[PDB]
Context: bound to proteins that are not shown
């Protein structure tokens, strides 16, 4: 100088993902698809018939 | 030129539709507790002070000492 | 908070850069 | 030459306490 | 006759 | 133990050489 | 007029939880500890 | 953090009210979990 058990303190931390819930509204709540347009408004390109 | 029938708009447009979220989110939302959230060239903490830090009844580092006989706690 | 030891509780002291010597080791 | 440690100089600047007695001065009434 | 500003005193 | 000075309300209509 | 001057009428209402709401369940896959192995 | 089976468990403290950065205080008793120290106690090393 080594270990293994019980007891005591000090510290970190307090699980991810996938389905379903009836109304021109809805759910046990809430929010988001509004910087108005195909260059068809220099008075848009063609096609067919008839005076 | 006038009158009568079509073509040509492709991430095309498609009607109560579709998509996201809801208990301590970088532990405690809990609390008889603190500081910020208008500005001062100066009757406004004009405060260089072991370090951080706009502050704070906040964190942290060295040495050193103490506990109603005490700087001070419950008998 | 502690009161056999380490730990916890409270308090006291230490201004920054930068230059100059020397303790130890290359 | 170096790092850690120990003793000496130096650099860093906005005239700033409140009350309150004089002189000097002011484009102030 | 008041008001402000510069260089000087006082613990009040 | 708290005493200083300065300052700003949303909107919508009018009006003046 | 890079300015002044009057009338009216109420707001300033704003959260990737937003007012005392976080709701009923089902399917997979981690942890901890266990029964019998490789 | 080797693989494949049988059965249990996924807890306790608790809950926004205008926001934040703090501190101070409740928990995890073969009843969810992770890591240290110990000049505490009993055994084996030696």
């Nucleotide at each position: 100088a080594u270990c293994c058990a019980u007891g005591a303190c000090c510290a970190a931390a307090g699980a991810a993902u996938c389905g379903u819930c009836a109304c021109a509204a809805a759910u046990c709540g809430a929010a988001g698809c509004u910087u108005a347009c195909a260059a068809a408004a220099u008075g848009g390109a063609g096609u067919a018939a008839a005076a | 030129u006038u009158u009568u029938a079509c073509u040509c708009a492709g991430u095309a447009a498609u009607a109560u539709g579709c998509u996201u979220u809801g208990g301590g989110u970088u532990g405690a939302a809990a609390g008889u507790c603190u500081c910020c959230c208008a500005c001062c060239a100066a009757u406004u903490c004009g405060u260089a002070u072991g370090c951080g830090g706009a502050a704070a009844a906040c964190g942290u580092a060295a040495u050193g000492a103490g506990a109603u006989u005490u700087a001070a706690a419950a008998a | 908070u502690a009161a056999a030891u380490c730990a916890a509780c409270u308090c006291a002291u230490u201004a920054a850069g930068g230059a100059g010597g020397a303790u130890g080791c290359c | 030459g170096g790092u850690a440690u120990u003793c000496u100089g130096c650099u860093u600047c906005u005239u700033g306490a409140c009350c309150u007695g004089g002189u000097a001065c002011c484009u102030c009434u | 006759a008041g008001g402000g500003u510069a260089c000087u005193g006082g613990u009040g | 133990u708290u005493c200083g000075g300065u300052a700003c309300u949303g909107g919508a209509u009018u009006c003046c050489g | 007029a890079u300015g002044g001057a009057a009338u009216c009428u109420a707001a300033a209402c704003c959260a990737u939880a937003g007012u005392u709401a976080u709701g009923a369940c089902g399917a997979u896959u981690g942890c901890u500890c266990u029964u019998u192995c490789c | 953090u080797g693989g494949a089976u049988c059965g249990a468990g996924u807890a306790a403290c608790c809950c926004a009210a205008u926001g934040g950065a703090g501190c101070u205080u409740a928990c995890u008793a073969u009843u969810c979990u992770u890591g240290g120290u110990c000049c505490a106690u009993g055994g084996a090393u030696u």